Annotation: Solved structure of RNA (16S ribosomal RNA, nucleotides 1 to 869) from Spinacia oleracea, 869 nucleotides shown. Keywords: chloroplast, translation, ribosome, cryo-EM.
Context: one part of a larger RNA, bound to proteins that are not shown
RNA sequence: UCUCAUGGAGAGUUCGAUCCUGGCUCAGGAUGAACGCUGGCGGCAUGCUUAACACAUGCAAGUCGGACGGGAAGUGGUGUUUCCAGUGGCGGACGGGUGAGUAACGCGUAAGAACCUGCCCUUGGGAGGGGAACAACAGCUGGAAACGGCUGCUAAUACCCCGUAGGCUGAGAAGCAAAAGGAGGAAUCCGCCCGAGGAGGGGCUCGCGUCUGAUUAGCUAGUUGGUGAGGUAAUAGCUUACCAAGGCGAUGAUCAGUAGCUGGUCCGAGAGGAUGAUCAGCCACACUGGGACUGAGACACGGCCCAGACUCCUACGGGAGGCAGCAGUGGGGAAUUUUCCGCAAUGGGCGAAAGCCUGACGGAGCAAUGCCGCGUGGAGGCAGAAGGCCCACGGGUCGUGAACUUCUUUUCCCGGAGAAGAAGCAAUGACGGUAUCCGGGGAAUAAGCAUCGGCUAACUCUGUGCCAGCAGCCGCGGUAAGACAGAGGAUGCAAGCGUUAUCCGGAAUGAUUGGGCGUAAAGCGUCUGUAGGUGGCUUUUUAAGUCCGCCGUCAAAUCCCAGGGCUCAACCCUGGACAGGCGGUGGAAACUACCAAGCUGGAGUACGGUAGGGGCAGAGGGAAUUUCCGGUGGAGCGGUGAAAUGCGUAGAGAUCGGAAAGAACACCAACGGCGAAAGCACUCUGCUGGGCCGACACUGACACUGAGAGACGAAAGCUAGGGGAGCGAAUGGGAUUAGAUACCCCAGUAGUCCUAGCCGUAAACGAUGGAUACUAGGCGCUGUGCGUAUCGACCCGUGCAGUGUUGUAGCUAACGCGUUAAGUAUCCCGCCUGGGGAGUACGUUCGCAAGAAUGAAACUCAAAGGAAU
Numbered sequence: 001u002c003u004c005a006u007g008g009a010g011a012g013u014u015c016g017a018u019c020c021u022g023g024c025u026c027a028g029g030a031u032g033a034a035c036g037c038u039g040g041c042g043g044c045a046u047g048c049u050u051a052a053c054a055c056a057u058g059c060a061a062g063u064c065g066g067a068c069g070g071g072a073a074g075u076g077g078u079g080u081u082u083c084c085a086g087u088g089g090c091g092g093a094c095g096g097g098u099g100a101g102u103a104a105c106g107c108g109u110a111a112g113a114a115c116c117u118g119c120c121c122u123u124g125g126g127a128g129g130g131g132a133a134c135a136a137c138a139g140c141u142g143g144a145a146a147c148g149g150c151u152g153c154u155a156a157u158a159c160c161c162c163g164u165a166g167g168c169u170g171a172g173a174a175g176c177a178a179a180a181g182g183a184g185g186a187a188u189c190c191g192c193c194c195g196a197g198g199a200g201g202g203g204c205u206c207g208c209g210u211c212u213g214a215u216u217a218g219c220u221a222g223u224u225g226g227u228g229a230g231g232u233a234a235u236a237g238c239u240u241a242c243c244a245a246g247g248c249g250a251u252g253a254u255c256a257g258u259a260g261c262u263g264g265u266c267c268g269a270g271a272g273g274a275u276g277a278u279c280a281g282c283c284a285c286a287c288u289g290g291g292a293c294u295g296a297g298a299c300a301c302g303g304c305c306c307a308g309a310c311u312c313c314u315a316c317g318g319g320a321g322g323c324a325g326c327a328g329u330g331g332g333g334a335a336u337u338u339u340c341c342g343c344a345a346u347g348g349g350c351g352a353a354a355g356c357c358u359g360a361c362g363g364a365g366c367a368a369u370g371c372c373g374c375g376u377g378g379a380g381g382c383a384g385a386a387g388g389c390c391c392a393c394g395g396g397u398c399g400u401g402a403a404c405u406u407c408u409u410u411u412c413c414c415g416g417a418g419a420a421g422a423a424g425c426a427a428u429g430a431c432g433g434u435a436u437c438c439g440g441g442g443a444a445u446a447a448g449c450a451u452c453g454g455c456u457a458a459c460u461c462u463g464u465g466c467c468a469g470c471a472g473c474c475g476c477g478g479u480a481a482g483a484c485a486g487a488g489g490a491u492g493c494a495a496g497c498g499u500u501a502u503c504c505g506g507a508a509u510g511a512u513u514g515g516g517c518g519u520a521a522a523g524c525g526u527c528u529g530u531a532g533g534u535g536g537c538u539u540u541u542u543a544a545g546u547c548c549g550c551c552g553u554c555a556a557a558u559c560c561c562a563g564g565g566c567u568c569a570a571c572c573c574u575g576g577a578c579a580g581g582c583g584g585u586g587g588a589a590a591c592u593a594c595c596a597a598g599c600u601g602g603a604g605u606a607c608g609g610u611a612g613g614g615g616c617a618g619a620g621g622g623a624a625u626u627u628c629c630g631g632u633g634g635a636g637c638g639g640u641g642a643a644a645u646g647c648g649u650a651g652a653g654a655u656c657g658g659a660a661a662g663a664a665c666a667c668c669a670a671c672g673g674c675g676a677a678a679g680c681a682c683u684c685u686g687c688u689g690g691g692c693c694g695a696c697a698c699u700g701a702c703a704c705u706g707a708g709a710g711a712c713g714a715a716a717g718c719u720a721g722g723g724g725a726g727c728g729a730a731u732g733g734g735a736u737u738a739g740a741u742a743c744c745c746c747a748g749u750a751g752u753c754c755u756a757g758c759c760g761u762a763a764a765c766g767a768u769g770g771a772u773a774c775u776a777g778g779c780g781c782u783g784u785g786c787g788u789a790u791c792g793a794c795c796c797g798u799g800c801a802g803u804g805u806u807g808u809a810g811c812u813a814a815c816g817c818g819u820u821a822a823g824u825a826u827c828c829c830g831c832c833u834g835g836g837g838a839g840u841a842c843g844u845u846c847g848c849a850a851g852a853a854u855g856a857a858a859c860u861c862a863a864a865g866g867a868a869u
Base pairs, nucleotide, nucleotide: 010026011025012024013023016869018867019866020865028504029503030502031501033500034499035498036497037496040374041373042372043371044370045369046367047366048332053330054329055328057327058326059325062090063089064088067087068086071083072082073081097285098284099283106210107209108208109207111205112204115202116201117200120198121197122196123195124194125193126192128162129161130160131159137152138151139150140149141148142147167176168175169174181190182189183188211257212256213255218248219247220246223245224244225243226242227241228240229239230238260282261281262280263279264275265274266273267272287308288307289306290305291304310321311320312319313318338364340363341362342361346360347358348357349356350355377407378406379405380404387398388397389396390395413440414439415438416437417436421431448493449492450491451490452489453474454473455472459488460487461486462485463484469476470475515832516831517830518815519814523829525712526711527710528709532705533704534703536599537598538597539596542593544592545591546588547587548586549585550584551583552582553581554580560576561575562574563573564572565571602702603699604698605697607694608693610691614688615687616686617685618684619683620682621665625661626660627659628658629657630656631655632654636647637646673680674679717758718757719756720755721754722753726752727751731747732746733745734744769828770827771826772825773824774823777806778805779804780803781802782801783800784799785798786797787796810817811816834861835860836859843854844853845852846851
């Protein structure tokens, strides 16, 4: 101390206390809300979210007599004028409703090229000559009705032919194609046919964005392309024949489940989460499915045809129908309105116009559903009285509150006048005699609902006694309850106040901004490596990102800013814009990315050294133990806390000598060595893996990690064959004991060993993923190198590589970690998201089996956990 900011709050609950990790719960906003209590008014909105379930009744699309022939109302008659079925013309493809289906170019956005187009503009040429029908009508006839059947009959802007055509087919030659009149006394008007444009409305095609599931892994054969023939308004496997074998897929195809999408709405400090009512755009549908026809336009909500389901009428032979149009009824439901008025406004349709039709729309009514405004009085009112309640009986408090006195009349009541809305000839207003304006009465007509233990603002008393009850969480309530019910009092909001439901918040509780993984949930057991992600330095290139300028667009309504209008506000109106997205173009060249050349310090190769229980394979060695064969000897051995089983006169144990066998390797050994981990040690030799150190000898980024995938992987276990001394699950006996299916003892089978496999788990632990860079030391060790010491062993100082113990900074909840981080930073990978249920079930993959791997949910609890005291 300029500029930016108008924005991020916590509280209770695990404990005897604390700090932490962690869930649950609350305070806030919002509803298309519902329910309870209460309810005066006005302004603008809103009103079947469920059953796209059924529908009685009435109305929602017609118009043109100036395309046309008729006949029927009148009139005296074809002078006047009306209506009307029928043929024709355009319109019924717009408007209205709903969200079932649809995970798709359906929608939003941005691009494209092969198209179409009635009505409306702009424009270039034209409209000759004939003919034939069909309704209507008439007659005959069938039908309950609906609706028909024969024979005649007739007009046209309705049908057909011929002539001509700046068009179509075609390399061309050639070939082919059109018309309609009606108004007017005439001028002229509305039309008609063929071209050629324009604008608008449609059809296609493509980039991007467009839900959950791997306990959904392969799917697709007109499927993915090519030709030839067809077809479409047009491109196209749109169709068909033949040729080829593609297309999509672990960046999630296919399959299943959910869903109309977007402008927007609600919330959020922001980043972004949830949602798609009213209002606006698009899609899709019209009783359930399928077809086409007409037409510029449909595969057509109030059209046709069929099938199906369902409702009605029938004189039973046959017909009629489609509210997800406006109202309205049933039904479902917690729940959502009048069988209202009007074409006056705006918008549509037809018409030359007059005009007609418009349940689009404009309005009214019902409902506190919501947002907003106003009211239910204003000023004064002895400080005296009645009453409630509390009271240590002193008094306090309801309380200036009422009563009471004056002023005022928004609203209420009784009378009057009374719009704009209507658009340029007057006329014409559903709303409505409403909005507003003037007068007359008169405080007169109008306050409830939650809460009062903590979060959380607001407290006492009577009544009850673990009862009755409260509660959002913690939890209250066993005789005086600030937590129940009553009273009084207070507080909060106020025509609303509460409860329940839904969503976001708080929640940093799924974390980009913004978390973690030594012990709290959490590091794969350990490596090798494919996709994938990041990747050293220097110079140049390019310009994909990135950055700046300009243009197009991202509809209007909404949000934001600035004004304006209804008395204000809500609401409405004008003007304008930040973001941010996508597309085109001009620039910039630092960083990522690309292109060209370089460089060693990263990573390797060669060379020369050196330590080693590294691995596999083959030799050899000794103690000890057990059994067997002898000699001696002659009573107990063995064992326990104390005993007994057991072994022993058939000579045990002891001792000496002999054989045989298997398994394990004392001392060395150490807070030592190597290994990726598991593990590896008597000795030796052979085959071989790494590691480290010193030199420039060389390549020149070759790197780090790793989804899937692979290999190794203690012990137990299993398959097959060997082997079997000791030990020893199981089993048996002896004890001990209330019991002892245990501890102890005596025996002893699997197994322990070897060969060949399988299993793939461990407190596979440093409970600590890997790589790199960087940050005091002290004391140690192992391997090496250098200098010194001597010229060989130390010795010293040091350089690396690993390995161990104290400890500074810093980190951490604490313990502790601390150059071998749990420090400060970057990259990759795995994993965690409260506790039980449960590492369970189901399903799959693997296994010979045991099992392993992947891994839920209902339900239930307000705790479960860590470290320190």
Taxonomically the source falls in Spinacia (Eukaryota, Streptophytina, Magnoliopsida, Caryophyllales). An Rfam search finds the family "Bacterial small subunit ribosomal RNA" in it. Rfam links the family to the GO terms ribosome and structural constituent of ribosome. Primary citation: Bieri et al., EMBO J. (2017), "The complete structure of the chloroplast 70S ribosome in complex with translation factor pY". The PDB entry is titled "Structure of the 70S chloroplast ribosome". Among the 56 different proteins in the entry, which are not shown, are 50S ribosomal protein L31, plastid ribosomal protein uL5c and plastid ribosomal protein uL18c. The structure was determined by electron microscopy at 3.4 angstroms resolution and released in 2017.